[PDB]
C1' cells in the first nucleotide's frame, strides 16, 4: 500500500485501529 473486519469517526467516499496479503 491492497483487501477484509470493527462501525471508531465518517458516508458512499474514505481515514483510524485491527487481521490478512
Nucleotide at each position: 500500500g491492497g483487501g477484509a473486519u470493527c462501525a471508531c469517526c465518517a458516508u458512499u467516499a474514505g481515514g483510524g485501529a485491527u487481521c490478512u496479503c

The depositors describe the entry as "SOLUTION STRUCTURE OF A PHOSPHOROTHIOATE MODIFIED RNA BINDING SITE FOR PHAGE MS2 COAT PROTEIN".
This is an experimental structure of RNA (PHOSPHOROTHIOATE SUBSTITUTED PHAGE MS2 RNA BINDING SITE), with 21 nucleotides shown.
The 2000 paper behind the entry is "Phosphorothioate substitution can substantially alter RNA conformation".
On the sample the depositors note: Transcription by T7 RNA ploymerase using 5'-a-thio-ATP.
NMR data were recorded at pH 6.8 and 298 K.